An RNA from Paracandidimonas lactea: 705 nucleotides with solved positions. The structure was determined by electron microscopy at 2.87 A resolution and released in 2025. The organism belongs to Paracandidimonas, within Bacteria. It comes from the structure "Paracandidimonas lactea CP group II intron 2S state".

RNA sequence: GGGCGACUACGAAACGGGCCUGGGUAGGAAAUGACCCAGUGACCCUGACAGUUUGGGAAAGUCGGUGAAAGCCCGACCCUCGGGGCCUAGCGAAAGUGGGCGACGAGUGCAACACCUGGAGGCUGAGGGCGUCAGUGAUGGCGUCAGGCAUGCGGGAGAAAUCUAGGCAUGCUGGCACCUAUCGAAAGAUGGGGCCGCUGGAUAGCUCAAUCAGGUAAAGGCACCGUUCAGGUGCUGUGUUGAGGCAUAGGAAGGCAGGGCCGCAGUCGCGGUAAGCAAGCAGCGUUGAAGCGCAUCGGCAGUACCGCAUCCGUUAUGGAACCUUGGGAGCGAGAAACCCUGGAAACGGGGGUAGGGUCAGAGACCUAGAUAAAUCCGAUGUGGCCGAGCUGGCUGUCGUUCGAUGCCGUAGUACUGACUGUCUAAGUAGGGAAGGUCUCGGCAGAUCGUGGGGGUGGCACCCUGCGAAAUUAUCUGCCAAGACUGGGAGAUGGCUUGAGUAGUGCCGCCGCGCGAGCGGUGGGCAGACCAUGGGGGCAGACUUGCUGGAUGUUCCUAUCGGCGAAAGAGCCAAGCGGUAAC
RNA sequence: AGCAGGCGCCACCUGCUGCGGAACCGCUGAAGCCGCGUGCCUCUAACAGGGCUGGCGCGGCUACGAAGGGCGCUGGGGGUGGGAACCACCUCCUUCGACCCAAUCCAUGG
RNA sequence: CCACGACAAGGAG
Numbered sequence: 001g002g003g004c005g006a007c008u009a010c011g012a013a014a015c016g017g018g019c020c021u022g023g024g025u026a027g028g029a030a031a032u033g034a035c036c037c038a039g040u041g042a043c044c045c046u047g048a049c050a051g052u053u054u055g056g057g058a059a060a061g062u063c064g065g066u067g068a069a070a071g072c073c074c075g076a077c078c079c080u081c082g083g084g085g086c087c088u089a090g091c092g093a094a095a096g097u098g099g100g101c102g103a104c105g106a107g108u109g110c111a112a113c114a115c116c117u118g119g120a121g122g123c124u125g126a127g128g129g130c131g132u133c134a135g136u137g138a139u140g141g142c143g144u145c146a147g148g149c150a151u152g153c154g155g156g157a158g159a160a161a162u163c164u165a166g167g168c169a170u171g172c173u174g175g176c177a178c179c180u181a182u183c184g185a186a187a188g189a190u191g192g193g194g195c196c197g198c199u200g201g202a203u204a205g206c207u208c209a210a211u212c213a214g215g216u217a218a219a220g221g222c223a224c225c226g227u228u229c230a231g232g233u234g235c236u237g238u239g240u241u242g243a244g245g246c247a248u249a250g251g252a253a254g255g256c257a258g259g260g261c262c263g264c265a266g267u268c269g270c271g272g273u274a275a276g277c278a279a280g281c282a283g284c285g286u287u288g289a290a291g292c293g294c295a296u297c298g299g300c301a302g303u304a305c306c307g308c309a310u311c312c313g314u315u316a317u318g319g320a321a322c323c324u325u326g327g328g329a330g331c332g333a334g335a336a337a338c339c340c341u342g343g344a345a346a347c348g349g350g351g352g353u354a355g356g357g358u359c360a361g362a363g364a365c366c367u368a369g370a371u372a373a374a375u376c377c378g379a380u381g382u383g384g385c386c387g388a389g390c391u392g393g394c395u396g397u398c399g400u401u402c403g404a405u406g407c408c409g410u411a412g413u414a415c416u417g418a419c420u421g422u423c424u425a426a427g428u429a430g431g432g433a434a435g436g437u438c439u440c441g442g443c444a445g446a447u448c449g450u451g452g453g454g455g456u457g458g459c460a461c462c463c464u465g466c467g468a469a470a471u472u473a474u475c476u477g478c479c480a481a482g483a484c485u486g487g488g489a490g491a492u493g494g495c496u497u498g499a500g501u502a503g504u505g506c507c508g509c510c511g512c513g514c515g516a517g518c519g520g521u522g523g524g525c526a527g528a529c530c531a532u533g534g535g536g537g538c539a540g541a542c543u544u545g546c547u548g549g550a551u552g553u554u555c556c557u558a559u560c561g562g563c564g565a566a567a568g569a570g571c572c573a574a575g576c577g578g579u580a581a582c
Numbered sequence: 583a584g585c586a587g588g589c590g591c592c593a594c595c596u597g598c599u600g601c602g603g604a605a606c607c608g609c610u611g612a613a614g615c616c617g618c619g620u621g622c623c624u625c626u627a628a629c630a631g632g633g634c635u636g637g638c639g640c641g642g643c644u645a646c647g648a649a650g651g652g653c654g655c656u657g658g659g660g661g662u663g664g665g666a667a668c669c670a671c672c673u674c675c676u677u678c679g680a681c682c683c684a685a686u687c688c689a690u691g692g
Numbered sequence: 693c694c695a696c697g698a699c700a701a702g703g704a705g
Stems, first nucleotide, its partner, number of pairs: 003206002007430004016045003019041001020039006047423007055416002061077005078109001079107004085101004090097002110242005115215005123200001125198001128145007149171004155164003174196003178193006220236006244408005250402003254398005260273003275547006281392004291385002293382002298377002306332003310329003318688002322703004338351005355367005435485005441479007448467002451464004492573006503563001504526004508521005529562002532558008574610006584598005611646001613644008621634004650683003653679002657675008690695003
C1' cells in the first nucleotide's frame, strides 16, 4: 500500500439521525421547501438462534353453468401489454413518435413480502480558511464558509518533484420520477419560484440505511435506421408465496469420482507419500482413441408469441481458467387483419403476411447450408489434417419422476408485534511505544580562513591556490520542559520494549465534595483470561473403509492452581546474493 | 588462499583451477491448497465449479523468492559545452519521502 | 533486448 478490517469493554440495549404535531424567523403574488423553539410514539435505521402468547391481521377484475367445492373448471364481458394492416387533428430535414378502427396472441389485473430507478438526508474516507476566548508562543475550545466548469488576485498540504474539503471579479450554464401559472386532444412548448461540496461504475466480511415519488423510468455497452454533422429504435431493464411440506423401503431414466503416484530402475524388491491398518474390475487401443475429409442412400425452406434439467466462436495470443451484455445456431408446436374466384342459396377453394425468381388474380413452373465464422440432420472404409482415450459393469454420493407408508397444515392461515435466555466481522467507547515536525528558557562557545595536491605503513605534517565572508547578528552541540502527528492485510527461530500499561461488579479506605456525589486504590470477595485432568462431536488431505485420545479443531465441567492484552519498534542466531584482502 | 611455466639464474611476464573461514554490504517477502468452527457473492435441476487479504481464527501441507520500476533532497566522481568569476546538461551509487506506478493473473521463440 | 495479432463489450482473480 487495498474506501475500512489490530486488542479490550459494553452490546441489540444506548448515543445519533429520520418520520409526526404546534408556534415563530427570512424570502415570496401565492404554493413547495429551509432555520429555531418544544411534546409525543406495540414508529424506522436496529440483527441471528431457541422457547411463551397470538396483541393485531389480508386477498383473487366482473357476470352466469359446474366435482357445490377457489380466487377451482367451463362460457361470456371489461382493462393492460406484444407484433403487424389501414388512416390522420400533430411534432420531426428523414428515420422515429402523438392520435383513431378491425383481426390475432399473452397477462390472477388482487393481497403479503422482497427488489429496481431518481431528488434530498446523514454514514466509511480525505481537513483547510474566517471571527471570539486562552496562554512565552507553538496550538487548543466555541460559531460559521460548497450544483458544476475556464481565466487571475490571495491562499493550503508535502523538505522538495506534485496536487488542490468551502474567498473574491469576468462568461454562459446543470439535476429534481420538486412547487405553481398559461396554450395544446396528446406527445410537448412557454413564464415565476424552492433544494442541491467530492467518493461509495467498493461484485461478495463493514459504510453506502431509515424518507418522498414511481414500477423499467437513469449512466454505460452492443446491433440497426437517416444526414458534411445533428436524432432515434431493440435488448441489458422486476421477483417469491397464495397449499402443500417433512421422514422411511421400491421402480425408471440422468450428473460426478476410483482402479494410486514418484526415485530406485533395467529387474523385482526397496525407499517415500500431513498417525497407523485393509481394498481399488474386465475388454478395445500408438498397426488410430476422439474430431475433419469422400459420394450416394433421403429430407429440410413458417414470421409474432411459447417450451427445452438444448448449445456457441472472436474482441480477450493459451489457459476447454470464472461469470456476464450483445450478436448467432438446433428441436417441438404455431395466427391474423389484405386480395381473386365458384355461386341464388347451402357455403367452399387459391395467393401475401410467413426464404427467394417468370406471367395484372383463378393459378402453374425454378431454385439448399449459399460466399466469413459464431455446427443442417442422419452412412461407409478410406487418402490429406490430429496422438490417448472409448465401451460394459461394481462401489460412494447429488438431484428429477412415479406408485405406498406415518405426521403437520390448507382463515384467525400467510404476514406483522410483545416477553424470556444466549451469541456477535452491526453499533458506541478506551489506551498505545520507537520515530517525524515546531515552541519558551538556559549551559559552555564560535564567528573569514579552510580546502586541494603531496606527505607519510597511515595519522600527524609541508607548499599554495581560491573566493569572499564575517562587526551588529546568525550557528555548534548540551540540559530541564511543552504542542501536533505515528499505531490495524498470514507463515525462519529466539529475546527485549510497548507494559505490570488498557482492562468487569460488590465491600473497605484516601483525596475532592458550596449542597446532590466525583476521582484514586488489583486492598477483601465474585468476574474475565492462562495452565493442568475428564467427557461429547467432527476429522488424517489419490478414491472407499476400520482403529483411535498417540495428532488437529469445537463444546461443557473440576468450588483445582495462577490476575492480565494488542498494533508498532529494536537485538541475536540462521538462510539467500555480491564481495575484499591476506 | 595457495601454485607453477617462459625466463641461463633472478628481476620481469603468462597467469593457473576447487577452496576458504573469520570480516563488509543488502534482503528475509510470497502463490496458494487441506481439516475443524463461523458468514457471504456468482452459477448449476442439485452435488460440484469460480471468488470475498489464503474471507475470518487455529494447525498443517506443495511449489517459490530472499537487489520490482518511476519522481525529488543532504552527498559523493566523471564528463559535454559555455567560461571572467562560475554556470546549464547527462551519467554509477548508499542513506532519505509508503510521493507515484506495475501484476492487485500465470505462460513461450530468438 | 526483439515478437502484440485482427472484422464486439464489461467485472473479479